Context: one part of a larger RNA, bound to proteins that are not shown
C1' cells in the first nucleotide's frame, strides 16, 4: 500500500420551528381642529289669510349637487357704507364687468315672490284636476285681471208652519283657524316599582293625552295670621325641621307658626249728586337723548446664525390705556388681521324722556256693601293630615240662613276674648324657561371621543307604516398633483426622469403599532 471483516460515523430538508433583517396587510398611537359639550353676560321671546312652518318644481355660459333666489328667479330699485377688484361652492374654463365711482361686496327701506301646504272657488292619490261670476281686451282662435271657504260677532235687508212674531235666508264689516324647543294654567290620568309577597298605601297627580295663554304665566290687596303682644297682598330663596304630625303607625309621606332675605303698589264695580271734564292710562303724532341694524382710524425691528422656510438662537432697538386672539414656509408686542382706545348713520327701529292730538275720566259729599250663597245631610276630592275626636277648602246630589242690632275664623265642640268682612273684579317687580341672536369662558371632548351627524346626516340603508338609522376627518408651505421616455391591451400597474426640505409625503397620500401573511440569513429538525 491492497483486499476483506467488525465498529463508529458527519454532509439530505419535502417541509417545519426559533431568532434577526427587510417587506406586505391593517389603521392603533401621537399631533391637529372651520365640529361638538357645558355655561356666563346680554339680546330676542314669536311666525301666519299682507298666505306661515315645511316643501315641490324651477332658476346660471351649467350636466349634477349644494347655497341663494322665484318666470323681474346666484337676482330688480332706492338710500347709505365701502371699494380695486369682481361674476356663491365643488370647479377649472368660457364670455365678460370694473378701477375715483351705477363693478362687486355689506346694511336700511322697497319691488318681485310659480306650485303645494291652515290652503280658504269645488274636488283631490300634497305639489294636481275642474269651475263660477265680474270686469278690461277681439286678430271671434280666444285672452288678462279680480273675486267667489268656513265659523264667530255686529249690522242691514229679507222671511215659514202662523195674525203678529220667531226660526230660517241673503249681503256687508270685523275677527278667528295653522306652526313652534322649553317654561305656565287648566281638563283627564297610568303601571312597572317600593312595601323584601300583596289589596290600604307607595310610585304620583309623575309619564302621557287634551285645552288655553304669555313673554313670562299663575297668584295677589285678608271673611289672613297671631295670642291678649302684635303683624299687615302675592311670588321666590335660606331657616324653622326631617321637627309637629300623618301612616296595613308598616314602607313611607311631611308641614305650619315664627325668623332672615330678594322684591315692594296698590285699586275698581255693585250709585246717585255736586263739581265737571281736572288725576291716569291707552292710542296717535312731534322733538330730544340713548341703543340696535353697515362701518372708520388704530402704535412700534432691524442685524446675524442654523435651516427648505425664521416668527427660533445670538446682538442691539422700539411700542404699550394695544403682551385678547388668529394667521403668516418652525414659537411674532413691533409682517398681516385685529386688540386698547377714539369715532360713525341717509334710512328703519327699540327704549327712554318732553310735547301735541284722540279716547279715557279726577275730587267732594251722601248712600250702598255681591243668596240658591254661607251652613247642613249624603258621596267624593284637596289640605303633610289615609275619617280619625277632624277643624279648614272644593262640590256631584238633596237642602238652605243671617244680612253690620249681622256674619266668618282662631284644628271636634261650647263660652269668653281677639281678629277679620265671603258669596264682583283688576294689578308691575322679585320667579320659571331657551327653538333662536351676539359676545365671552372652560383642571370639557379631540374622530370607537364629542351631537346620531367635524365629511352634501336624519343622508345611505331597513320597514306597508309609525319608526329605526349608520359608516366615512389629515398630500404639501405652496399643486409645484409628476412634461417626457420605457414595459403593458392607445390598459391596470410599474420603472426612470422631473417637482419638492422630504415622493420610504404620489392623491388607496401625516405618523403608520398589533394581529395576520411573506422573502432572505443563522441554527435546529
Nucleotide at each position: 500500500g491492497g483486499u476483506u471483516a467488525a465498529g463508529c460515523g458527519a454532509c439530505u430538508a419535502a417541509g417545519c420551528g426559533u431568532a434577526c433583517a427587510c417587506g406586505g396587510u391593517g389603521g392603533a398611537u401621537g399631533c391637529c381642529c372651520u365640529g361638538g359639550c357645558a355655561g356666563u353676560c346680554a339680546g330676542a321671546g314669536g311666525c301666519g289669510a299682507u298666505g306661515a312652518a315645511g316643501g315641490a318644481c324651477g332658476u346660471g355660459c351649467u350636466a349634477a349637487u349644494c347655497u341663494g333666489c322665484g318666470a323681474u328667479a346666484a337676482g330688480c330699485g332706492u338710500c347709505g357704507g365701502u371699494a380695486a377688484g369682481g361674476u356663491g361652492a365643488u370647479a377649472u374654463g368660457a364670455a365678460c364687468c370694473g378701477u375715483u365711482a351705477u363693478a362687486a361686496c355689506c346694511g336700511g327701506c322697497g319691488a318681485u315672490u310659480u306650485c303645494c301646504g291652515a290652503a280658504u272657488g269645488g274636488g283631490g292619490a300634497a305639489a294636481c284636476c275642474c269651475a263660477g261670476u265680474g270686469u278690461g281686451u277681439u286678430u271671434c282662435g280666444a285672452c288678462a285681471c279680480a273675486c267667489u271657504a268656513u265659523c264667530a260677532u255686529u249690522a242691514a235687508c229679507u222671511g215659514a208652519a202662523u195674525c203678529c212674531a220667531u226660526a230660517g235666508g241673503u249681503u256687508a264689516a270685523u275677527g278667528a283657524g295653522g306652526c313652534g324647543a322649553a317654561c305656565c294654567g287648566g281638563g283627564g290620568g297610568a303601571a312597572c316599582u317600593g312595601a323584601a309577597a300583596c289589596a290600604u298605601c307607595u310610585a304620583a297627580g309623575u309619564a302621557c293625552c287634551c285645552c288655553g295663554a304669555g313673554g313670562a304665566a299663575a297668584a295677589g290687596a285678608a271673611a289672613u295670621c297671631a295670642a291678649c303682644c302684635g303683624a299687615g297682598a302675592u311670588u321666590c330663596c335660606c331657616c324653622c325641621a326631617g321637627u309637629a304630625g300623618c301612616g296595613g303607625c308598616g314602607a313611607g309621606c311631611g308641614a305650619a307658626c315664627g325668623g332672615g332675605g330678594a322684591g315692594c303698589a296698590g285699586c275698581c264695580c255693585a250709585g246717585a249728586g255736586c263739581c265737571u271734564g281736572a288725576a291716569u292710562c291707552a292710542g296717535u303724532g312731534u322733538g330730544u337723548g340713548u341703543g340696535u341694524u353697515a362701518g372708520u382710524g388704530g402704535a412700534a425691528g432691524c442685524g446675524u446664525c442654523u435651516g427648505g422656510a425664521a416668527a427660533g438662537g445670538c446682538g442691539c432697538g422700539c411700542g404699550a390705556u394695544a403682551c385678547a386672539g388668529g394667521g403668516u414656509g418652525a414659537c411674532a408686542g413691533c409682517c398681516c388681521c385685529g386688540u386698547a382706545c377714539a369715532c360713525a348713520a341717509a334710512a328703519a327701529u327699540g327704549c327712554a324722556c318732553a310735547u301735541g292730538c284722540u279716547g279715557u275720566g279726577a275730587g267732594c259729599u251722601c248712600g250702598a256693601u255681591g243668596a240658591g250663597u254661607a251652613g247642613g245631610g249624603c258621596g267624593g276630592g284637596a289640605c303633610a293630615c289615609g275619617u280619625g275626636g277632624u277643624a279648614u277648602c272644593c262640590u256631584g246630589u238633596c237642602u238652605g240662613a243671617a244680612u253690620a242690632u249681622g256674619g266668618g275664623g282662631g284644628g271636634a265642640c261650647c263660652a269668653u276674648c281677639c281678629u277679620c268682612c265671603a258669596a264682583g273684579g283688576c294689578u308691575a317687580a322679585a320667579u320659571a324657561c331657551u327653538c333662536c341672536u351676539g359676545a365671552c369662558u372652560g383642571a370639557c371632548c379631540g374622530a370607537u371621543a364629542g351631537u346620531g351627524a367635524a365629511c352634501c346626516a336624519g343622508u345611505a340603508c331597513c320597514g306597508u307604516g309609525a319608526g329605526g338609522g349608520a359608516a366615512a376627518g389629515g398630500c404639501g408651505a405652496a399643486a409645484a398633483g409628476a412634461a417626457c421616455c420605457c414595459c403593458g391591451g392607445c390598459g391596470a400597474g410599474g420603472g426612470g426622469a422631473g417637482u419638492g426640505a422630504a415622493a420610504a409625503a404620489g392623491a388607496a397620500c401625516c405618523u403608520g403599532a398589533a394581529a395576520c401573511c411573506g422573502u432572505g440569513u443563522a441554527c435546529g429538525u
Molecule: 23S rRNA, nucleotides 1 to 525
Organism: Escherichia coli (strain K12)